Keywords: REVERSE TRANSCRIPTASE, RT, DTTP, HYRBID DUPLEX, TEMPLATE PRIMER, REPLICATION. An RNA, together with DNA: 21 nucleotides with solved positions. The work is reported in "Structures, functions and adaptations of the human LINE-1 ORF2 protein" (Baldwin et al., Nature, 2024). It was solved by X-ray crystallography to 2.1 angstrom. Crystallisation conditions: PEG8000, sodium citrate, 1,4 dioxane, ethylene glycol, dimethyl sulphoxide. The depositors describe the entry as "Long Interspersed Nuclear Element 1 (LINE-1) reverse transcriptase ternary complex with hybrid duplex and dTTP".
Context: bound to proteins that are not shown
RNA sequence: UUAGGAAAGCGC
DNA sequence: GCGCTTTCC
Numbered sequence: 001u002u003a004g005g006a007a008a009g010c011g012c
Numbered sequence: 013g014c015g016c017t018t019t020c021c
Base pairs, nucleotide, nucleotide: 004021005020006019007018008017009016010015011014012013
Other pairs, nucleotide, nucleotide, family: none
C1' cells in the first nucleotide's frame, strides 16, 4: 500500500 | 448535474 485512461450501463 | 457499478488496456 489499487493509481491511471477510454468506453458502457444503472440511478436519483 | 451529482453519485455508483461494469468492460477493456